The RNA (28S rRNA, nucleotides 2344 to 3843) from Homo sapiens has 834 modelled nucleotides. Li et al. published it in Nat Commun in 2020: "Selective inhibition of human translation termination by a drug-like compound". It holds a match to the Rfam family "Eukaryotic large subunit ribosomal RNA". On this family, see Yusupov et al., Science 2001: "Crystal structure of the ribosome at 5.5 A resolution". Gene Ontology terms of the family: ribosome and structural constituent of ribosome. It comes from the structure "Structure of a drug-like compound stalled human translation termination complex". Released in 2020, the model rests on electron microscopy data to a resolution of 2.8 angstrom. The entry has 77 different proteins, among them 60S ribosomal protein L35, 40S ribosomal protein S21 and 60S ribosomal protein L41. The sample was in a buffer at pH 7.6.
Context: one part of a larger RNA, bound to proteins that are not shown
């Protein structure tokens, strides 16, 4: 080349009308309709992985298996902002040098083992002394002291101080702006308060309130207690706590959503009915307070006629019940933040590309085996007992240090103030088109959030928020054969290797359930009845008040 | 028109007010007998074979009766040890262990049972004077290389033990007064001659075995029977 | 390993009941195809 303008461009229900731009519209965009995903999404965000695909404008050759005025293509520009979000730090399973050992050797074994493995420390003291050389920070050796007894690596899901609201861009934001914070680190010249800590006794004097002298105190105080109070000395060492612990069940508290009555503001219907149906109806962190939840916390007291009590339990002379306190959590409510912000409506202006300006509002309740998070209590199970470490804290102990009664000292985990927080990641995709599968490949690929109805139900079905254009083409026909789905008289497995395939059965309530058995089961055995709509009727709860005569005026 | 301390009274078989969910039962009516109206949503029974079960398995033709498993049973080892790694180091793993433990196997819950054989092949104990038996060593011969002899380690050989080690577990004749069978008898024979059980079984050649049942008709299935080509006890 | 025995099994097998296009014996309807058109456009093989 033939094949051949042939096979094909058929998985997941679906499009239509008008307009606009344009040389050109089945495929773009805008509107209108009709639909699908249907909250375990065809939605909203991430981890891996990609690497600029992100976002604008422009093109119209190729590529996007029809076409494109479209694009994740091509060109030209732009875009990722951090003390608080991660990395960084820590150790885990483990990896890995050195000492040592082996090895012809590159080396590899081993990880505390065949090591003189501490390079530190307030202080003691000798110091050269550089110095606001009065000193006093530095420093050299000595004295004392001393096992992170194993370098180092290993987590973008483990551990790990501390950031939230509002605005903002074509594309960035817990990072920019505005506003509220906050942790850590530091401050030699100490920045200010407060605490420590200012009492007594005596003696003159003072009518006295108070002076002057002198002596002695003073490293806080309250509560029977649990413990409280704003601070509230103290090293080497020592004991401890936090970090730091499984799975499952059952309750309970709080939130978010759902729901139910109302009150508004705005839309929808209005042929009739509908005081209607829909939408909407806020308060961050960090403080302060108070509900509420928990407590094997304290004190009084002493319990049998045992009592208290949970859905279940469980508890009690090793101290019940009842009274009275204490602590912890406080994510809820109030307040500061805070209405000045936001949102909803209604208006009025321009700088018409202004965080413009103004009004009005942003209300009052009720429910629950609801759902989802979270907090708590108490069980169950285990020949299964469910990390470590950086880091941080408390206590015990007392070496020491402070001043000589002063507007004083050492000290201070109290209040305020001052300075700093470097390096790297930060766009976007996260998948019926940005990842892997040679590709815009029905495959594969770790998570977070999760509305209304029906219902046992995150079942299936239908809808709202949000999303999309039927999965890489349309049009016209309705032949065979297919593939996927249905139905069928009368028979009822006669079909076939075989009841293969399909059909029947099905939920729930009330009945009723054999053989057999390892006594658990068999068992939804089998078998039967019932189920709609409407109108009623019973039954199942919770909060309040049971106060007899003014005896008789605060 | 509100209280300050007490004569003054009997809700005491509880009333009264308000509020609030959801659910169960019963009844009347009503419809062209329809009603879990879509969606969702077990066909069932009687047996036999096998594996107890849940679990697992050949990614891309096998999901099973296979592997696993709990239970059972054996074996080795008291640490200078057992099993195992390793080119090498007294180097590693089990082992942060210690016989109620590690390691190596078989079988496969429970129930009920697990017979006989140690000749073979293994494994194991014993080592007596033991036969065989290397290097070195000792002795002699020789001028020496060499040669010969003695001495004899483990192992092998000899001897025990052991089958929940591997495995194995017969033939032939005759015989009861009808026949037919054969309880009994005799025999060759081996390490024992297959026991309790079960069976034309997923194991039976013959074979579509024979009888019964199931059907109108059964090379199927089930129940029986059994010198069973070639069932059988961890 | 022999024999059992409940429960279980996407294991093998035989029958019965219900059910049925599995069949007697086929028929009809629907979706997507094929088919035709515009556009696009392969390969096995020879």
């Nucleotide at each position: 080349g033939g094949u051949a303008g042939u096979a094909g461009c058929a998985a997941a229900u679906a499009u239509u009308c008008a307009a606009a731009c344009g040389a050109g519209a089945a495929c773009u965009u805008u509107g209108a309709a009709g639909g699908c995903c249907g909250a375990a999404g065809u939605g909203g965000a991430g981890a891996a992985g990609g690497g600029u695909u992100c976002c604008a404008u422009g093109u119209g050759a190729a590529c996007a298996g029809c076409a494109g005025u479209u694009g994740a293509a091509c060109a030209u520009g732009g875009g990722u902002c951090a003390g608080u979000c991660g990395g960084u730090c820590c150790u885990g399973a483990g990896a890995g040098a050195u000492g040592g050992g082996c090895g012809a050797g590159c080396g590899c074994c081993g990880u505390u083992c065949c090591g003189a493995a501490g390079g530190g420390a307030c202080g003691g003291g000798c110091g050269a002394u550089g110095g606001c050389c009065u000193c006093c920070g530095u420093u050299g050796c000595c004295c004392u002291c001393g096992g992170c007894c194993g370098a180092u690596c290993g987590a973008a899901a483990g551990g790990g101080a501390g950031u939230c609201g509002g605005g903002u861009u074509c594309a960035g934001a817990u990072c920019c702006c505005c506003g509220a914070a906050u942790c850590c680190g530091g401050a030699g010249u100490g920045g200010c308060g407060g605490a420590g800590a200012u009492g007594g006794g005596c003696g003159c004097c003072g009518c006295g309130a108070g002076g002057c002298g002198u002596c002695c105190a003073g490293u806080g105080c309250g509560g029977u207690a649990a413990c409280g109070c704003g601070a509230c000395c103290g090293a080497u060492c020592c004991c401890g706590g936090a970090g730091a612990a499984g799975c499952c069940g059952g309750c309970g508290g709080g939130a978010g959503c759902c729901c139910c009555g109302g009150g508004g503001a705005g839309a929808g219907u209005u042929c009739u009915c509908u005081u209607u149906u829909c939408u909407u109806u806020g308060u961050g962190a960090a403080g302060g307070g108070c509900a509420g939840g928990g407590c094997g916390c304290c004190c009084u007291g002493g319990a049998a006629u045992g009592g208290g009590u949970u859905c279940g339990c469980c508890c009690c002379g090793a101290g019940a019940g009842a009274g009275g306190g204490g602590c912890c959590c406080g994510u809820g409510c109030c307040u500061u933040g805070g209405a000045a912000a936001g949102c909803g409506u209604c208006g009025c202006g321009g700088u018409u590309c202004c965080g413009g300006c103004g009004g009005c509002g942003u209300c009052c309740g009720g429910u629950g085996a609801g759902c989802u998070c979270u907090c708590g209590c108490u069980g169950g199970c285990c020949c299964u007992u469910g990390a470590a470490a950086a880091u941080c804290c408390g206590g015990g102990g007392g070496a020491g240090a402070g001043g000589g009664u002063g507007u004083a000292a050492a000290u201070c985990u109290c209040g305020c103030g001052c300075c700093g927080g470097g390096c790297c990641g930060u766009a976007c995709c996260c998948a019926u088109a940005u990842c892997c599968g040679c590709a815009g490949c029905a495959g594969g690929u770790c998570u977070c959030c999760a509305a209304g109805g029906u219902g046992a139900a995150c079942a299936g079905c239908c809808u709202c928020u949000g999303g999309c254009a039927u999965g890489u083409u349309g049009g016209a026909a309705c032949a065979a054969u297919g593939u996927a789905g249905g139905u069928a008289a009368g028979g009822g497995a006669a079909g076939u290797c075989g009841g293969c395939a399909a059909g029947c059965c099905g939920g729930a309530u009330c009945c009723g359930u054999a053989a057999c058995u390892u006594c658990g089961g068999g068992a939804u055995a089998a078998g039967g009845a019932u189920u709609g709509g409407c109108u009623c009727u019973a039954a199942g709860g919770g909060c309040u008040g049971g106060g007899u005569c003014g005896g008789u005026c605060g | 028109c509100g209280g300050c301390c007490g004569g003054c009274g009997c809700c005491u078989a509880g009333c009264a007010g308000c509020c609030g969910a959801c659910u169960u039962a019963g009844a009347a009516c009503u419809g062209g007998u329809g009603c879990g109206g879509a969606c969702c949503a077990g066909g069932g029974g009687a047996a036999u074979c096998c594996g107890a079960c849940u679990g697992u398995u050949u990614a891309a033709u096998u999901a099973a009766a296979a592997c696993a498993a709990a239970g059972c049973a054996u074996c080795g080892c008291g640490a200078a040890g057992g099993c195992c790694c390793g080119c090498g180091g007294c180097g590693g793993g089990u082992g942060u262990u210690g016989a109620c433990g590690c390691g190596a196997u078989g079988u496969g819950a429970u129930u009920u049972c697990u017979g006989c054989c140690c000749a073979g092949u293994g494994c194991u104990c014993u080592g007596a004077a033991u036969g065989u038996c290397a290097a070195a060593g000792u002795g002699a011969a020789g001028a020496a290389a060499u040669u010969c002899a003695a001495u004899g380690a483990a192992g092998c050989g000899c001897g025990g033990g052991u089958a929940a080690a591997c495995g194995g577990c017969g033939g032939g004749a005759g015989u009861a007064a009808c026949u037919a069978u054969g309880a009994c008898u005799c025999u060759c024979u081996u390490a024992a001659g297959g026991u309790a059980g079960c069976c034309a079984a997923a194991u039976g050649c013959c074979u579509c075995g024979u009888c019964a049942u199931c059907u109108a008709a059964u090379u199927a299935g089930u129940g029986a029977c059994g010198c069973g080509c070639a069932u059988g006890a961890a | 390993g022999g024999a059992u025995g409940a429960a279980c099994g996407a294991g093998a097998u035989u029958c019965c009941c219900a059910c049925u296009g599995u069949c007697c014996c086929u028929a009809c309807c629907u979706a997507c195809u094929a088919u035709c058109c515009a556009g696009c456009g392969a390969a096995a093989c020879c």